The PDB entry is titled "La Crosse virus polymerase at replication initiation stage". Solved structure of RNA with a sequence from La Crosse orthobunyavirus, 35 nucleotides shown. The reconstruction used 641,008 particles. It was solved together with La Crosse virus polymerase. Released in 2022, the model rests on cryo-electron microscopy data to a resolution of 2.8 angstrom.
Context: bound to proteins that are not shown
RNA sequence: ACUUGGUAGUACACUACU
RNA sequence: ACGAGUGUCGUACCAAG
Numbered sequence: 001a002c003u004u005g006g007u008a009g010u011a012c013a014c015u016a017c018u
Numbered sequence: 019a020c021g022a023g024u025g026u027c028g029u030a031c032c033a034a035g
Stems, first nucleotide, its partner, number of pairs: 002035006020028002
Other pairs, nucleotide, nucleotide, family: 011013tHS019029tWS
C1' cells in the first nucleotide's frame, strides 16, 4: 500500500464582575 | 477537496493477513 475484522458521546470547557 | 493557519494540525483509530 491493499483486504478483512474490531473500537470510538461532547470543545472533558472555561472566569473576574451579580 | 474542505476546515484552520504569516506554529508543523484535522483530514477517524486499532489488530490480523